[PDB]
Source information:
An RNA: 17 nucleotides with solved positions. It comes from the structure "Structure determination of the top-loop of the conserved 3 terminal secondary structure in the genome of YFV-mutant". Lescrinier et al. published it in Chembiochem in 2010: "Structure Determination of the Top-Loop of the Conserved 3'-Terminal Secondary Structure in the Genome of Flaviviruses". The entry is an ensemble of 10 models. Released in 2010, the model rests on solution-state NMR data. The entry is indexed under yellow fever virus mutant, 3'-terminal loop, genome, RNA.

RNA sequence: UGAGCUCAGUUUGCUCA
Numbered sequence: 001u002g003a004g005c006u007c008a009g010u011u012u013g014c015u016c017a
Stems, first nucleotide, its partner, number of pairs: 001017005
């Protein structure tokens, strides 16, 4: 870098590769 995701949440904490 990509990918996902908990989340009350069109927000956040985070895991994985």